The depositors describe the entry as "Crystal structure of a class I PreQ1 riboswitch aptamer (ab13-14) complexed with a cognate ligand-derived photoaffinity probe".
An RNA structure with a sequence from Caldanaerobacter subterraneus subsp. tengcongensis, in which 31 nucleotides are resolved.
Crystals were grown from: 0.01M Mg acetate, 0.05M MES (pH5.6), 2.6M ammonium sulfate.
[PDB]
RNA sequence: CUGGGUCGCAGU
RNA sequence: CCCCAGUUAACAAAACAAG
Numbered sequence: 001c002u003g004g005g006u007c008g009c010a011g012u
Numbered sequence: 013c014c015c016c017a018g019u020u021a022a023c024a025a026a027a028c029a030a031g
Stems, first nucleotide, its partner, number of pairs: 001018005009031001011028001
């Protein structure tokens, strides 16, 4: 840089 | 801001928090 994510009232 | 992966780019995991 790109793609994704349990959690979280809230995800940049 | 955090974690994982590297282009059909895993399975997961527990903290963080401007507002």
Ions in the entry include sulfate and magnesium. Method: X-ray diffraction, resolution 1.57 A. The entry became public in 2021. The entry is indexed under preq1 riboswitch, cognate ligand-derived photoaffinity probe, RNA.